Primary citation: Murray et al., Mol.Cell (2000), "Capture and visualization of a catalytic RNA enzyme-product complex using crystal lattice trapping and X-ray holographic reconstruction".
An RNA structure (UNCLEAVED RNA SUBSTRATE; FIRST RNA FRAGMENT OF CLEAVED SUBSTRATE; RNA RIBOZYME STRAND), in which 61 nucleotides are resolved.
It was solved by X-ray diffraction to 3.1 A.
Entry title: CATALYTIC RNA ENZYME-PRODUCT COMPLEX.
RNA sequence: GGCCGAAACUCGUAAGAGUCACCAC
RNA sequence: GGCCGAAACUCGUAAGAGUC
RNA sequence: GUGGUCUGAUGAGGCC
Repeated sequence: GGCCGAAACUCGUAAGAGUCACCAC
Repeated sequence: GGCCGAAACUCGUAAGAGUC
Repeated sequence: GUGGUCUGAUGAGGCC
RNA backbone atom coordinates (compact mmCIF):
# COMPACT_ATOMS: atom_id res chain seq x y z
C1' G A 1 0.00 0.00 0.00
C1' G A 2 -5.55 -1.83 -0.92
C1' C A 3 -9.03 -3.61 1.89
C1' C A 4 -11.68 -5.71 6.37
C1' G A 5 -11.58 -3.32 10.55
C1' A A 6 -11.06 -5.02 17.45
C1' A A 7 -10.72 -0.27 19.76
C1' A A 8 -10.61 4.40 21.72
C1' C A 9 -12.15 9.21 21.06
C1' U A 10 -16.09 13.44 18.45
C1' C A 11 -21.40 14.37 16.74
C1' G A 12 -26.14 12.32 18.03
C1' U A 13 -31.83 11.43 23.14
C1' A A 14 -30.75 7.03 20.97
C1' A A 15 -30.77 3.96 16.34
C1' G A 16 -26.58 5.13 14.42
C1' A A 17 -22.85 7.97 12.00
C1' G A 18 -18.03 10.27 11.21
C1' U A 19 -11.97 11.17 10.62
C1' C A 20 -7.94 16.16 11.44
C1' A A 21 -2.97 19.35 9.82
C1' C A 22 1.76 19.61 9.98
C1' C A 23 7.01 18.82 10.11
C1' A A 24 11.68 16.52 9.33
C1' C A 25 14.22 13.45 6.86
C1' G B 1 0.00 0.00 0.00
C1' G B 2 -5.55 -1.83 -0.92
C1' C B 3 -9.03 -3.61 1.89
C1' C B 4 -11.68 -5.71 6.37
C1' G B 5 -11.58 -3.32 10.55
C1' A B 6 -11.06 -5.02 17.45
C1' A B 7 -10.72 -0.27 19.76
C1' A B 8 -10.61 4.40 21.72
C1' C B 9 -12.15 9.21 21.06
C1' U B 10 -16.09 13.44 18.45
C1' C B 11 -21.40 14.37 16.74
C1' G B 12 -26.14 12.32 18.03
C1' U B 13 -31.83 11.43 23.14
C1' A B 14 -30.75 7.03 20.97
C1' A B 15 -30.77 3.96 16.34
C1' G B 16 -26.58 5.13 14.42
C1' A B 17 -22.85 7.97 12.00
C1' G B 18 -18.03 10.27 11.21
C1' U B 19 -11.71 12.37 10.09
C1' C B 20 -14.20 18.89 10.02
C1' G C 1 5.86 5.93 2.09
C1' U C 2 10.07 6.14 7.46
C1' G C 3 10.22 8.43 11.91
C1' G C 4 7.97 12.52 14.15
C1' U C 5 4.38 16.76 15.83
C1' C C 6 0.08 17.92 16.54
C1' U C 7 -5.91 17.65 16.53
C1' G C 8 -12.12 15.91 18.69
C1' A C 9 -10.30 13.15 14.06
C1' U C 10 -8.55 6.93 15.76
C1' G C 11 -5.94 1.68 13.91
C1' A C 12 -4.85 -4.64 18.68
C1' G C 13 -4.86 -7.16 15.16
C1' G C 14 -6.53 -9.31 9.88
C1' C C 15 -6.12 -10.79 5.81
C1' C C 16 -4.96 -10.33 -0.76